[PDB]
About this RNA: Shown are 50 nucleotides from a PDB entry: RNA. The work is reported in "A Potential Protein-RNA Recognition Event along the RISC-Loading Pathway from the Structure of A. aeolicus Argonaute with Externally Bound siRNA" (Yuan et al., Structure, 2006).
RNA sequence: AGACAGCAUGCAUGCAUGCUGUCUUU
RNA sequence: AGACAGCAUGCAUGCAUGCUGUCU
Repeated sequence: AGACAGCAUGCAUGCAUGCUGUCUUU
Repeated sequence: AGACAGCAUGCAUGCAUGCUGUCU
RNA backbone atom coordinates (compact mmCIF):
# COMPACT_ATOMS: atom_id res chain seq x y z
C1' A A 1 0.00 0.00 0.00
C1' G A 2 -2.92 -3.25 -2.40
C1' A A 3 -6.30 -7.50 -2.32
C1' C A 4 -10.05 -10.50 0.90
C1' A A 5 -13.45 -11.44 5.04
C1' G A 6 -16.53 -10.55 10.10
C1' C A 7 -19.28 -6.62 12.56
C1' A A 8 -21.88 -1.32 13.07
C1' U A 9 -24.22 2.85 11.31
C1' G A 10 -26.26 5.35 6.86
C1' C A 11 -27.98 4.51 1.99
C1' A A 12 -29.36 1.42 -2.90
C1' U A 13 -32.01 -2.25 -5.13
C1' G A 14 -34.99 -7.06 -4.92
C1' C A 15 -38.30 -10.19 -2.49
C1' A A 16 -41.39 -11.39 1.67
C1' U A 17 -44.34 -10.16 6.39
C1' G A 18 -47.51 -7.74 10.36
C1' C A 19 -51.09 -3.89 11.56
C1' U A 20 -54.29 0.25 9.98
C1' G A 21 -57.15 3.15 6.47
C1' U A 22 -59.94 3.54 1.71
C1' C A 23 -62.72 1.93 -2.04
C1' U A 24 -64.48 -2.87 -4.30
C1' U A 25 -69.80 -3.32 -1.28
C1' U A 26 -71.35 5.89 0.43
C1' A B 1 -60.86 -12.26 -0.11
C1' G B 2 -58.85 -8.29 -3.92
C1' A B 3 -57.15 -3.18 -5.34
C1' C B 4 -54.90 0.95 -3.60
C1' A B 5 -52.72 4.36 0.40
C1' G B 6 -50.49 4.88 5.79
C1' C B 7 -47.25 2.66 9.17
C1' A B 8 -44.11 -0.94 11.41
C1' U B 9 -40.80 -4.82 10.09
C1' G B 10 -37.77 -9.32 7.91
C1' C B 11 -34.43 -11.79 4.41
C1' A B 12 -30.96 -11.01 0.40
C1' U B 13 -27.03 -8.37 -2.76
C1' G B 14 -24.08 -4.36 -3.12
C1' C B 15 -22.00 0.75 -2.09
C1' A B 16 -20.57 4.46 1.76
C1' U B 17 -18.12 5.01 6.04
C1' G B 18 -16.03 3.08 10.54
C1' C B 19 -13.35 0.13 13.82
C1' U B 20 -12.06 -5.21 13.38
C1' G B 21 -8.86 -9.78 11.33
C1' U B 22 -6.73 -12.32 7.54
C1' C B 23 -3.39 -11.60 2.95
C1' U B 24 0.85 -11.59 -0.41
Keywords: Argonaute, siRNA, RISC loading complex, RNA BINDING PROTEIN-RNA COMPLEX. The entry also contains Argonaute protein, not shown here. Crystals were grown from: 20% PEF3350, 25mM NH4F, pH 7.5, VAPOR DIFFUSION, HANGING DROP, temperature 293K. The PDB entry is titled "Crystal structure of Aa-Ago with externally-bound siRNA". Method: X-ray diffraction, resolution 3.1 angstroms. The entry became public in 2006.